[PDB]
C1' cells in the first nucleotide's frame, strides 16, 4: 500500500 | 463505486 469480512454514510 | 472505523492476510 493492497485484500477480505463488518457495521455507518454519499 | 468512494468515504471513515474495526477485524485479519499479504
Nucleotide at each position: 500500500g493492497c485484500a477480505g469480512a463488518g457495521a455507518g454514510c454519499g | 463505486c468512494g468515504c471513515u472505523c474495526u477485524c485479519u492476510g499479504c